Keywords: RNA Polymerase I, transcription, post state, TRANSCRIPTION-DNA-RNA complex. Solved structure of RNA from Homo sapiens, together with DNA, 47 nucleotides shown. The depositors describe the entry as "Structure of the post state human RNA Polymerase I Elongation Complex". The structure was determined by electron microscopy at 2.81 angstrom resolution and released in 2022. Primary citation: Zhao et al., Cell Discov (2021), "Structure of the human RNA polymerase I elongation complex".
Context: bound to proteins that are not shown
RNA sequence: UGCUGACU
DNA sequence: TCGCCAGAGGACAGCGAGTCAGCAA
DNA sequence: CTGTCCTCTGGCGA
Numbered sequence: 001u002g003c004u005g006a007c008u
Numbered sequence: 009t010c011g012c013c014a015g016a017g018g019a020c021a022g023c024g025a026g027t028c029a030g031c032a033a
Numbered sequence: 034c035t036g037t038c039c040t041c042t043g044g045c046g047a
Stems, first nucleotide, its partner, number of pairs: 001032008009047004014042009
Other pairs, nucleotide, nucleotide, family: 012043cWW
């Protein structure tokens, strides 16, 4: 920095 | 005889907050 | 996706 999940 | 009413598409730019983690390039 | 904004774009009388 990004992709995966996740919370109200 | 092409200026302006009409007429077309093309391009851009926006798309709610705020959190926690892991994994990997 | 959807909207405006933008950029043209050739077409009859003055």